23S ribosomal RNA, nucleotides 1 to 525 from Escherichia coli: 525 nucleotides with solved positions. The sample was in a buffer at pH 7.5. Method: electron microscopy, resolution 1.91 angstrom. The entry became public in 2023. An Rfam search finds the family "Bacterial large subunit ribosomal RNA" in it. The family is grouped with related families in Rfam's "LSU clan". Among the 8 different proteins in the entry, which are not shown, are 50S ribosomal protein L22, 50S ribosomal protein L13 and 50S ribosomal protein L34. It comes from the structure "E. coli 50S ribosome bound to compound streptogramin A analog 3142".
Context: one part of a larger RNA
RNA sequence: GGUUAAGCGACUAAGCGUACACGGUGGAUGCCCUGGCAGUCAGAGGCGAUGAAGGACGUGCUAAUCUGCGAUAAGCGUCGGUAAGGUGAUAUGAACCGUUAUAACCGGCGAUUUCCGAAUGGGGAAACCCAGUGUGUUUCGACACACUAUCAUUAACUGAAUCCAUAGGUUAAUGAGGCGAACCGGGGGAACUGAAACAUCUAAGUACCCCGAGGAAAAGAAAUCAACCGAGAUUCCCCCAGUAGCGGCGAGCGAACGGGGAGCAGCCCAGAGCCUGAAUCAGUGUGUGUGUUAGUGGAAGCGUCUGGAAAGGCGCGCGAUACAGGGUGACAGCCCCGUACACAAAAAUGCACAUGCUGUGAGCUCGAUGAGUAGGGCGGGACACGUGGUAUCCUGUCUGAAUAUGGGGGGACCAUCCUCCAAGGCUAAAUACUCCUGACUGACCGAUAGUGAACCAGUACCGUGAGGGAAAGGCGAAAAGAACCCCGGCGAGGGGAGUGAAAAAGAACCUGAAACCGUGUACGU
Numbered sequence: 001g002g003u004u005a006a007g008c009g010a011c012u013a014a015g016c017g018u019a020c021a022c023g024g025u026g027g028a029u030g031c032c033c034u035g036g037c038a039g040u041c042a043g044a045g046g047c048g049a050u051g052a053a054g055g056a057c058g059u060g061c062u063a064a065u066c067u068g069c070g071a072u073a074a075g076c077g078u079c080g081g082u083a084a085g086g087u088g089a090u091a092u093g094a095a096c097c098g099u100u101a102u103a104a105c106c107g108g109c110g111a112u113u114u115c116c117g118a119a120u121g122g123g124g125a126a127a128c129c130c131a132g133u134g135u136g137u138u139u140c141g142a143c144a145c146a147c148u149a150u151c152a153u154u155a156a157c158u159g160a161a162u163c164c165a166u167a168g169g170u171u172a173a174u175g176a177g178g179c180g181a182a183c184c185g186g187g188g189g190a191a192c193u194g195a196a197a198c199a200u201c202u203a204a205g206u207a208c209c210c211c212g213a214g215g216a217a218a219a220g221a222a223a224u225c226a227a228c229c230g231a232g233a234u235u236c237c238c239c240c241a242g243u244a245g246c247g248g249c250g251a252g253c254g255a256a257c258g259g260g261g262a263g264c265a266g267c268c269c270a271g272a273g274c275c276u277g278a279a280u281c282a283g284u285g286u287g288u289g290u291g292u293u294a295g296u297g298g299a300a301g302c303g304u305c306u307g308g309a310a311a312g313g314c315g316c317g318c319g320a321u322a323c324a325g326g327g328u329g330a331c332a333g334c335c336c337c338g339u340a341c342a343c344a345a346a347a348a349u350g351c352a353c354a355u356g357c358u359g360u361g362a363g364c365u366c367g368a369u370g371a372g373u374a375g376g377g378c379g380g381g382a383c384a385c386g387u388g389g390u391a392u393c394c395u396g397u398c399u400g401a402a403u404a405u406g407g408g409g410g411g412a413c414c415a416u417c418c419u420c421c422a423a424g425g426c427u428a429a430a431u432a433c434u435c436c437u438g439a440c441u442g443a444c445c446g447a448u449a450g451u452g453a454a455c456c457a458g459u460a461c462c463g464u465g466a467g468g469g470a471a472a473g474g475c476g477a478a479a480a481g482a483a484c485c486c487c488g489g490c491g492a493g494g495g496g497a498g499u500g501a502a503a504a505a506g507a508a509c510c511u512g513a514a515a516c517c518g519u520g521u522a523c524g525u
Stems, first nucleotide, its partner, number of pairs: 015525010030510001031474002035445002037442007044434002046179002054116003057070003061093001064090003076110006085097003121130003131148007150176009183214001184212005194201001198248001224231002235262005245253002266426003269370001271366004281359013295343003301316005317334002319323001325337003375399008385411001406421005461468002481509001484496004
């Protein structure tokens, strides 16, 4: 070295696991705000038969939607502002307008303003159907315009049963009608709930329904309080006070007197006369002042470094009654728009003053002083006050005075005293609210947040209907949005090229997390 035997023995990964690398899916996170939220100060607090709110259909060089507009239809006239650019948006293009005063754009005042809708000539399944009368048209077949609802008030005329009259009828004039977020007054008025059950009570005169009115409404000039001293209409705020009371004296409810403030305003009828129409107030014009509805001017920086880009770093200047804010290729007092400040109105209009006219009429004396009312019986309600010893207020019902030589109240009631004068009215301010307009602010939100809605949202969608009700934001500084070539089905989708600072920013686009799904590698199985 060979054969045989015994013992031991790695190398496999169909797949799977862990780790890492690189991806996909997905849309978190950060950053962002032409959207929201909550306020402050100013406004304006109404719109509508002169046709509203809200809609339908139309309207362009226009196929659609949005915005605007209404058959004069993204507009017409006029008066002003303004001035090189314009013909709204998605959204280019086409055809055009204008550049020094008739292009567009902005403001004031006008014109037009279809159809439906209170809808109002009648009807109606809203955006449709069908008329009457009058006037003017002519191609005699038709056409154009206007008026024609209801109710209330007034006037005229007409006019029954029924003689007068009245009811009724016709016409004319004036007004009303509908809509709207809250606030306001009034008419009705719950329950859950609390009482650890529940009925009195509570919730609560709340929710809700209904009527009415105005920029505010309501209330309001003591038949009020107070306490023997006095206050002096109403409303609102802070105290009084969680007190006095009320209360199955339970749960709970809960003042006033008085004090400090905001604000401040007092006047008519119930009646004549005399002086007169002389105070105020309401209209109406004119004039001045001021504000609103378009606008005008508005200061002061360069060099250099990095970078795709300078407003940033560095150096040296300048303005500031302007360093509020926004934009510009990263953070700008001096780039742009603005800001401080100083100016502006042909026209319309608000607020004020002055004032010519229209309407009321101040003052003085002598008078008058709100009756089915106050009060009472019965039943309820309202007062903090639940009937209680319960005053006071309101009244459904039945009653019912006194007239200032009187009457109401002072918390049962009586006396005394004090105070006030009901049964007729008006009245600004301080108060409440914000559908809407402007400005500004925020230890408010930043796309599951903030309005339901940052976006074509009260949409898509759901429901017979009332009603319910989303999701969805971000390329880049600038589209410079990828000519051209190649694979592919003149695809989809890719690879180059090119643009860009970046294309691993390519429109399924900033950042690009996690779950979840893959390829590769190491190790394990």